[PDB]
Context: one part of a larger RNA, bound to proteins that are not shown
RNA sequence: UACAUUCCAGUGCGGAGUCUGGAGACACCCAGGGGGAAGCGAAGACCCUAUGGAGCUUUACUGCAGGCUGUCGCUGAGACGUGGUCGCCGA
RNA sequence: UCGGUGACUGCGACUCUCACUCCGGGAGGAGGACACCGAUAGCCGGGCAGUUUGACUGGGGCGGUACGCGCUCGAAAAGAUAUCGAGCGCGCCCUAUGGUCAUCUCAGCCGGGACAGAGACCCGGCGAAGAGUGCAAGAGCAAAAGAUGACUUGACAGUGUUCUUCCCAACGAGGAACGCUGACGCGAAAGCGUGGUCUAGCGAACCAAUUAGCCUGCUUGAUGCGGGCAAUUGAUGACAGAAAAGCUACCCUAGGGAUAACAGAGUCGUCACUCGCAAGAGCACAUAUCGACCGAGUGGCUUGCUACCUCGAUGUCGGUUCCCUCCAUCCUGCCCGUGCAGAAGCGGGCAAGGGUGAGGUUGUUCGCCUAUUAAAGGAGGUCGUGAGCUGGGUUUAGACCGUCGUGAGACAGGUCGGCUGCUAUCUACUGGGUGUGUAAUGGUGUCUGACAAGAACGACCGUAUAGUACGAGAGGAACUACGGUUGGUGGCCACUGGUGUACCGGUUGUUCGAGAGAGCACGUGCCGGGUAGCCACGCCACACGGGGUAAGAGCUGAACGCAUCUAAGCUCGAAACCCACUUGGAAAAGAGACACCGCCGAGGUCCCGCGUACAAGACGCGGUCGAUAGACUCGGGGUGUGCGCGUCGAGGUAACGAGACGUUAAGCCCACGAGCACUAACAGACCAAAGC
Numbered sequence: 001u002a003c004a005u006u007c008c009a010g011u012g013c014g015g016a017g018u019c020u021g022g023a024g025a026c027a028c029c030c031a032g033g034g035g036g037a038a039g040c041g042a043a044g045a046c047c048c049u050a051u052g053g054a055g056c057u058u059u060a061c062u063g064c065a066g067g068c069u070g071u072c073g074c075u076g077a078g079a080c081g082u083g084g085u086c087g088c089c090g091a
Numbered sequence: 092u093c094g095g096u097g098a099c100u101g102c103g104a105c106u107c108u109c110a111c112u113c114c115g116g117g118a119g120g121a122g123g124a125c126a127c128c129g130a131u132a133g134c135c136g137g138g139c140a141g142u143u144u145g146a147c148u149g150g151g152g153c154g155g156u157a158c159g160c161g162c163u164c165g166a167a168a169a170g171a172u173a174u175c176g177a178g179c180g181c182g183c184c185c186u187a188u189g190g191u192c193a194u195c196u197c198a199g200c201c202g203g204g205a206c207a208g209a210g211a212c213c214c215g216g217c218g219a220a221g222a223g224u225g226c227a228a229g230a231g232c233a234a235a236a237g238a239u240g241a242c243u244u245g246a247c248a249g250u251g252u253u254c255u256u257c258c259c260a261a262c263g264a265g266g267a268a269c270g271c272u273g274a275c276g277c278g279a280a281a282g283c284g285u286g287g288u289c290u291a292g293c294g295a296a297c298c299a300a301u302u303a304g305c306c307u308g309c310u311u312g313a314u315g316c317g318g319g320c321a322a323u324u325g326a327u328g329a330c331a332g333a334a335a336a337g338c339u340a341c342c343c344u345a346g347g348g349a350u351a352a353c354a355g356a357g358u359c360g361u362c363a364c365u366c367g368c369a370a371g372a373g374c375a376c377a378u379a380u381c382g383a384c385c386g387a388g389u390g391g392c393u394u395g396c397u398a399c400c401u402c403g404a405u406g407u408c409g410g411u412u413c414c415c416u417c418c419a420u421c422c423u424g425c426c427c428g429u430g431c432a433g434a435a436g437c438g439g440g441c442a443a444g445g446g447u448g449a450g451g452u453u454g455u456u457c458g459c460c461u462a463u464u465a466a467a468g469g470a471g472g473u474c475g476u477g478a479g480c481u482g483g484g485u486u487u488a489g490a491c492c493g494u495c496g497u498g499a500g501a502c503a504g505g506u507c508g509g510c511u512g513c514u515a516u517c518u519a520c521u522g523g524g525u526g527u528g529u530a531a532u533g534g535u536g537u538c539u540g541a542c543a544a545g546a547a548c549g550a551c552c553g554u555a556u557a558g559u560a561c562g563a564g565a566g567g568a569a570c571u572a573c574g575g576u577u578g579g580u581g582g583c584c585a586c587u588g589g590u591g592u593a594c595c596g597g598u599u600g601u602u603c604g605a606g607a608g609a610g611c612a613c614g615u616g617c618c619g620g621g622u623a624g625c626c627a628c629g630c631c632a633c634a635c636g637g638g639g640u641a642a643g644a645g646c647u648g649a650a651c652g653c654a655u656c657u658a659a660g661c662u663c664g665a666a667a668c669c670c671a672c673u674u675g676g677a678a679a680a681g682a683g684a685c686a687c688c689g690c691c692g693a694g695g696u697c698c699c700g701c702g703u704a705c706a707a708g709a710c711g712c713g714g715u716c717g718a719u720a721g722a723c724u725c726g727g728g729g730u731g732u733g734c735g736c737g738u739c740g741a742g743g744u745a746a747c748g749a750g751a752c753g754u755u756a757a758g759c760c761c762a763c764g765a766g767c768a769c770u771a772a773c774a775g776a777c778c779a780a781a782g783c
Base pairs, nucleotide, nucleotide: 002018003017006023007022008021009020010019026526027525028524029523030522031521032520035518036517037516039513040512047347048346049345050344052343053342054339055338056337057336060142061141062140063139064138066135067134068133069132070131071130072129073128076107077106080103082101084099085098111122112121113120114119145158146156147155154175159181160180161179162178163177164176182330183225184287185286189243190242191241192240193239194238195237197221199217200216201215202214203213204212223232224231226292228290229289230288247273248272249271250270251269252268253267254266255265275284276283277282298325299324300323301322302321304320305319306318307317308316355399356397357396358395360394362390363389364388365387366386367385371381372380407484408483409481410480411479413475414472415471416470417469418468421446422445423444424441425440426439427438428437429436449461450460451459489507490506491505492504493502494501495500533688534687535686536685537684538683542675543674544673545672548578549577550576551575552574553573554572555571561566579633580632581631582630583629587627588626589625590624594620595619596618597617598616599612600611601610602609603608636670637669638668643663644662645661646660694778695777696776697775698714699713700712701711702710719771720770721769723766724765725764726763727761728760729759730758735754736753737752738751739750742747
């Protein structure tokens, strides 16, 4: 999905109105309360798996802001102590 | 190399003003080559960004490594062979513990020997191998592969063949076997030496360092510094090689029943129950009773295991309500044994018809406890039952505490709060209709009974028996006959009780001017009473007995001259089974029977008035030859004394005046009954017994 009046057992991917054996079953309609259709509704939230995702953490890996600090530029004048690469007044 | 003297610069210490900065309206003042800003360097830096955080696994996590490798077993006598299979090892160590040659033979035991002993060293004898050979296991080895001594570096360089790694059958590193070329060691020599007797002891590319030659870098020469060919060393153990931590219950997606929780299914160690044997306990006595060890089972209610079913969902635990079942029986019936006097018990058999109840703690299941009780049994039904209920617990998102964690957070630890969707298509059943079949002639009325349902009854207390039997006594029954109670069941409404928004009365607020009489106040404002009906808390009724059996007690009676309840036969004997009793039941497809009426007409439907009936439908009664319904009247009921007027009335000049008494068992009202054809049941309409 289709078929569909089922019930008791069995069987079957181990939880069948539909297979198997039986039982029951004349058709249609009204009302009911909801036993079953593992009823309808939702590609299970649990659980695992994916060399999936995201938020969060930290002494995970790697980086990036930010803070601290040295240095160069902006950047000037005079001058002490000291040491170094050094030139001219000396024999 | 000996000192007055430029400049440069390392160094740490200082003063200025002129950039630059701030204050000031300004004048100027405070700072000042610092600070700001630009560039760069080091340190800190989940504040932020990107990511990673492996695999195996009787799900996953924790644990472990079966993730690289060697041995025995598993392994099924070729080879190959799995598991978180059993027993264990490797990741080195050794310049000798390598190599060769010479000379030797071990372990253990026996006998002899100063010190000397079990055991030192010497001598002899036995001794194929148990010694030793670096380390697991298995294998190999005796004029050696072992021991001793000596010498020596073959643990050598180069390059191959082949096997292994990886059976078969492709795959790297690594390993091994066997060669060659070159150079060596030892030996008389053949020969041995490709490290260690054999199988474990291992590591890619990129990059660096190292070794010896040589090739090479952009028009060209020189120098520097690069790039190669061939190797060695440095590690990736997740070991055929990423550079790498966690939380999520705030979560999300892809999927999986390839894999867990729940239910099912298999198993049954566990759990429950039973049986065999019967040690022993029981004063003696195994079997009145209790009953170990060991052995054999049954169940499928616990628990565990498995991972077969479902992850595009089979709604959780506990409870509740409602139905059916099982028996391994708690009570009740009938029995047997007794450590059975009686009474009260204990143990056992048959037996599932009925019963098995109410409460306190706890979400609890379970269990503990109380008072009752005949007893207050245990299980199964998707751990029955959320398209029935509940939602206290487990197990979402909030929060606290304890413990753990640096932290996010976690726990299986506690705690407060925390949602329950759907209009029933099919099926199932409870009840109610319409049709068809039975029927080539219909109808009315009355029955039959295949079958179906029942628990229609279960149980207890009391009295007589009887203070009896029994018993020293204490104490203390039964058969039978009665009375009542309880639980269940079906019906009923005179009685009691509830309802009774029929009705009657009282009364508050307000509106209709007052009075009278009324509306509203939630579907009666409130209060008091209450008819009919419907109801339970009320009332009525609900078994004897027979038949056949189980356990059991027996009779007759063989097999087996006896015995024997049994094998054939028979007498008895349970609340259980059957009948009895109640309910349904001509669709019982063998679809029934009887009597009458009718086939042009029996009868039925529609219609009309109703209700012993009723959600539609159905059902039942009456329809003028009539009391079916209404009116009226009476009866029988409910309420409680009407309006108006008269008198009284605390008082008040009066006006006025709540209320009392009389008229008045008044007034008002009725779901019932009777009388009564006054009104309306009129008028009517229709179907109806088929064909050759």
23S Ribosomal RNA, nucleotides 2059 to 2917 from Haloarcula marismortui: 783 nucleotides with solved positions. An Rfam search finds the family "Archaeal large subunit ribosomal RNA" in it. The 2013 paper behind the entry is "Revisiting the Haloarcula marismortui 50S ribosomal subunit model". Method: X-ray diffraction, resolution 2.4 A. The entry became public in 2014. Entry title: The re-refined crystal structure of the Haloarcula marismortui large ribosomal subunit at 2.4 Angstrom resolution: more complete structure of the L7/L12 and L1 stalk, L5 and LX proteins. The entry is indexed under 50S ribosomal subunit, ribonucleoprotein, ribosomal protein, RNA binding, tRNA binding, metal binding, RIBOSOME.